An RNA structure (16S rRNA, nucleotides 1 to 870) from Thermococcus kodakarensis, in which 846 nucleotides are resolved. Released in 2020, the model rests on cryo-EM data to a resolution of 2.95 A. It holds a match to the Rfam family "Archaeal small subunit ribosomal RNA". The literature on the family includes a 2002 paper in BMC Bioinformatics by Cannone et al., "The comparative RNA web (CRW) site: an online database of comparative sequence and structure information for ribosomal, intron, and other RNAs". Gene Ontology terms of the family: ribosome and structural constituent of ribosome. The PDB entry is titled "Cryo-EM Structure of T. kodakarensis 70S ribosome". The entry has 58 different proteins, among them 50S ribosomal protein L15e, 50S ribosomal protein L14e and 30S ribosomal protein S9. The sample was in a buffer at pH 7.5.
Context: one part of a larger RNA, bound to proteins that are not shown
RNA sequence: AUUC
RNA sequence: GGUUGAUCCUGCCGGAGGCCACUGCUAUGGGGGUC
RNA sequence: GACUAAGCCAUGCGAGUCAUGGGGCGCGC
RNA sequence: GCGCGCACCGGCGGACGGCUCAGUAACACGUCGGUAACCUACCCUCGGGAGGGGGAUAACCC
RNA sequence: GGGAAACUGGGGCUAAUCCCCCAUAGGCCUGAGGUACUGGAAGGUCCUCAGGCCGAAAGGGGCAU
RNA sequence: GCCCGCCCGAGGAUGGGCCGGCGGCCGAUUAGGUAGUUGGUGGGGUAACGGCCCACCAAGCCGAAGAUCGGUACGGGCCAUGAGAGUGGGAGCC
RNA sequence: GGAGAUGGACACUGAGACACGGGUCCAGGCCCUACGGGGCGCAGCAGGCGCGAAACCUC
RNA sequence: GCAAUGCGGGCAAC
RNA sequence: GCGACGGGGGGACCCCCAGUGCCGUGGCA
RNA sequence: GCCACGGCUUUUCCGGAGUGUAAAAAGCUCCGGGAAUAAGGGCUGGGCAAGGC
RNA sequence: GGUGGCAGCCGCCGCGGUAAUACCGGCGGCCCGAGUGGUGGC
RNA sequence: GCUAUUAUUGGGCCUAAAGCGUC
RNA sequence: GUAGCCGGGCCCGUAAGUCCCUGGCGAAAUCCCACGGCUCAAC
RNA sequence: GUGGGGCUUGCUGGGGAUACUGCGGGCCUUGGGAC
RNA sequence: GGGAGAGGCCGGGGGUACCCCUGGGGUAGGGGUGAAAUCCUAUAAUCCCAGGGGGACCGCCAGUGGCGAAGGCGCC
RNA sequence: GGCUGGAACGGGUC
RNA sequence: GACGGUGAGGGACGAAGGCCAGGGGAGCGAAC
RNA sequence: GGAUUAGAUACCCGGGUAGUCCUGGCUGUAAAGGAUGCGGGCUAGGUGUCGGGCGAGCUUCGAGCUCGCCCGGUGCCGGAGGGAAGC
RNA sequence: GUUAAGCC
RNA sequence: GCCGCCUGGGGAGUACGGC
RNA sequence: GCAAGGCUGAAACUUAAAGGAAU
Repeated sequence: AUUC
Repeated sequence: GGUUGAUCCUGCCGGAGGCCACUGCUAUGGGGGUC
Repeated sequence: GACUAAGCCAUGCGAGUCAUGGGGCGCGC
Repeated sequence: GCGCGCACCGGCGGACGGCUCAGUAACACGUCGGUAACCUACCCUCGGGAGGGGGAUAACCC
Repeated sequence: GGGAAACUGGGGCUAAUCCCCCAUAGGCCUGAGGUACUGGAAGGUCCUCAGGCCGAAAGGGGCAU
Repeated sequence: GCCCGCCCGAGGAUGGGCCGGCGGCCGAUUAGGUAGUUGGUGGGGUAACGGCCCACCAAGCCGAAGAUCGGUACGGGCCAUGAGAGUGGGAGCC
Repeated sequence: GGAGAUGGACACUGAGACACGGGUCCAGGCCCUACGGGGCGCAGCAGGCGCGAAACCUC
Repeated sequence: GCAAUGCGGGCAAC
Repeated sequence: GCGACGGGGGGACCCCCAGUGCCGUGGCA
Repeated sequence: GCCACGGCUUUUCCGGAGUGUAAAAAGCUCCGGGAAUAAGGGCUGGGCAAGGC
Repeated sequence: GGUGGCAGCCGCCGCGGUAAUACCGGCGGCCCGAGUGGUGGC
Repeated sequence: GCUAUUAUUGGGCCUAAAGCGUC
Repeated sequence: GUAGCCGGGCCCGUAAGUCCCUGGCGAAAUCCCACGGCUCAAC
Repeated sequence: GUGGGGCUUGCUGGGGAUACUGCGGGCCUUGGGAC
Repeated sequence: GGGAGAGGCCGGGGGUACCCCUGGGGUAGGGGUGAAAUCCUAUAAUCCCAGGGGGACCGCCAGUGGCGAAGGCGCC
Repeated sequence: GGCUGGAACGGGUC
Repeated sequence: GACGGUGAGGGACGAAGGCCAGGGGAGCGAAC
Repeated sequence: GGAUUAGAUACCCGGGUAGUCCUGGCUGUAAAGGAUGCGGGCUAGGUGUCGGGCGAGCUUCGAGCUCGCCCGGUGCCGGAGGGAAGC
Repeated sequence: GUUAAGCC
Repeated sequence: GCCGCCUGGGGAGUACGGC
Repeated sequence: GCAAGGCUGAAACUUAAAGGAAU
C1' cells in the first nucleotide's frame, strides 16, 4: 500500500 | 506456500489485515461515552 | 438476560394532586 | 372567629412516559401530495351570554 | 351490625364548581329562492322564507372598598 | 374594583383517522387463483369516503414483466468492510 | 414510526382505550381458607429459579 | 435523591 | 410526587492521555 | 541492555488540610514520607522476525 | 539434556523409526505490549 | 477483504469445468 | 420462429428520455473541515 | 459548542436548448426479399 | 436467362455375384486352422456343363471431389 | 422417364 | 423499398439398435 | 458343439434364433466431433481444385486444350499477430 | 493464422 | 450485437417428487 | 412414453489434489  | 524426477497452466485449500460474540493466562492509575 | 425460554416469579418500590370547590371532626388561641 | 392536621364527597390526571421484538411480506415503513370525505379536553384570538326553580347522598350518629 | 377473610347491609341528618327540570341562545335535517366570501375549482360559508327534532351555563371562590 | 374561573359560536394550533403515486427479500422439485370474489343502481351504518355491510342487475378481477402458495424477517435513519465499484447486517441512541 | 402486555375473545367510563401496575368469560398454571368461598400473572427498577457457551447492587 | 433536565396537579408557594 | 431522570456500586464493553524511574563515572554486552 | 558506586524527581503509592458534591465519593490546589508500590502473553523448520546451542 | 514410528506436534507443507535446529524441558532470542492467545460469524 | 473464485467497471466455454444434435 | 433485446442513410416536426438555470421538500444525531470551552485529546 | 459542506440512493413546480434515443410524417438504395 | 450437382419422391428396365432345386460327366475325399477336430461325403460330395427359382446389393471409373440444416445421399 | 426443394453466376429488372 | 439479426417458452426433422401391427426371409449373424 | 487353456462363461473353427429388407406408426438417443453457436465490418499473401462469367492464344473445329482476371465454395502452406503450450 | 483460437 | 452453458474432485447423473 | 427409457435434478458425508500441454 489499487500488494502477495 | 502446496499436484512433477524437473517445467509452464488451470483450479481449489491454507497463511497474512479488520470488526462482532464466547473464552484461557495475566493485570497499576485516571478521563469521556448513545455499553 | 438481545441470540436458547414473548419461560415462571417470593418480597419492596414504579401515579398523584388541589384545603382559594363543599360540609365535618380533632388539637390550640 | 382564627391557625394547624386527618379523612370523606367533588375536580383534573392516570390513553404520556417506561419494557420487549412474538406476530406482520402489509399503504406496515420512507418520500412526495391530498381530505371541497373527518374528529380533537388542556391552549390562543375575536364576538356574545350567566334568568327561574327542585332533589338526593357520602362523611357524621345508632 | 353481619362475614375466617376478601368484601358488605338497615335506619337518621346534611352540602357543594354534585344531579335534574323549565326558558332563551344555539345544534342538526329538508324544500324554495338571492348570489355577499374564500378558493385552481363549491354537495361549503353568508342573506330571506317555510315545516320540524335535539337542546347550554358555576357570577362559583379569594382579596378588598 | 383586581386575581382564578363557567357556557355558546367562528377560526387556528396540538394530536390523530382515512386515500393515493413512486421505492425496497428468497423459492417453478410451488402454475393457475378468486365467488362479496370485480363493477353498477338503490340504501344502512360510521366522526367521515368506501362491498364496510344489505337487496337487486351483470360477468368480471390478478397472472410467465410470476399471480397464488410456502420460507425467513418489525421498517428506516444508520453500521461493519473494502482503493473504489460493490458485499453483508439492521439489539443498545432518534 | 409500528405492534404487543400468559394464549384468545368481548365490553364500560371518558376529548381520546377495547386500556401493562382498571373490568367479563373460556383454556392452561399458581396461591390463601375456618372448605362455605376468595385472589394473581415483572416483555417496569432491583432481586430469584430455569434454560444455556453467554449478561451487574433486593443502594 | 427529587438539587439539575422534564411531566401531571395547583392562583401560587409547592 | 415520579425505580422517568440524575448520582454513585460491580464488570479486561468501546475510545483518549500516562506509569512501572532519571542522570554522571566505571566495568561488560 | 546489564551490574557496582554517587546524586536527583515523585506522575503512581501511604497519610493529611481546602475546594468540590443534594449529601458523599472521585477529580483539582497544597503539605509530609520515600526508587519504592507496579510485565506478561504467544512464538522460535519454511511461509514469517527470531538457536544449526 | 531427555524420548527413540512410542509419546506427541501440525491452519497448509510436513517433523518424529538412537548425534530430532520441527516433541518435552533448560538457557538464550524475536513480535506486540496492560494486554496477548484460542473457537465460531461477516 | 484476500477472490478478475459471481466478473456493469471486470472472468471464461478445440485439448483443463463448460456450444443445445440441427433448423 | 413468439415475446423480448439490438437495429442502414438524408429531411421536417414534437419535446417524452437526456442536459443547463431556478423555486418547494428530503427531522435531529451520525460523516468531513476550521475556530473556540473542559491541561491537550477523546468529548 | 458555533459556523460552513456533504448524507438523505430521491420526489416535485416552472423556464430554456435540441446533438443522441423514442414518437409522428415524407424520401433513398447500399442490407434483405421477388423475377 | 444459360448452366452444375450421389438433394428428395414415384414408376419401369437391367448387372454381376451368392444360395437352393432338377438333369448330364466323374471318383474319393472336401472344407478349415498356428496345428487340428466338430461338419459335408459312397442315399455319390468338392469340381465341370445345361436349365429353373428366389432375396439383398449396385463393384472398377471414384477424387484430396459434389449436393444437403444436420442426420445422411452412388446402376440406367 | 415424370413430379419437386434449394444454392451460385450474369443482370442501368421489381 | 429497411421488409433486418438473435431467439426464453413452443414446434419440425433426426444413424444404429429397440417396440407395435402386418408381409418376406438369399447371405451375415446377438442369444444358444 | 469342437479346440486352446491351470481354468476359458472369451479370442479361433463349424452351425444357428431374433434382427438386418418392404408398408403404416412409436421411441428421440451417439466420440450426433471441426470435441470450435449465429450474423456484420476490419488486419500480408502464395499455391491447388470445383462451378459460373470475361479476355487472349491453339485446334483434329469438339458441350474441346492452355494461360490470365472477377465472384462464390472447398483444401494445403505461411509472415505480422495471438496463445499454457500443442497449435 | 482473411474458412482465426486476432481487434471491434 | 443477441441466445445457451461453466464455477475443485467424488457422492451423482444417484435418491425423493413431477411430466 | 406400450414398454425399454427420456427432460428435470439435491443433500448428509468424504477428500488435497483431480486435471491439461510439453521436457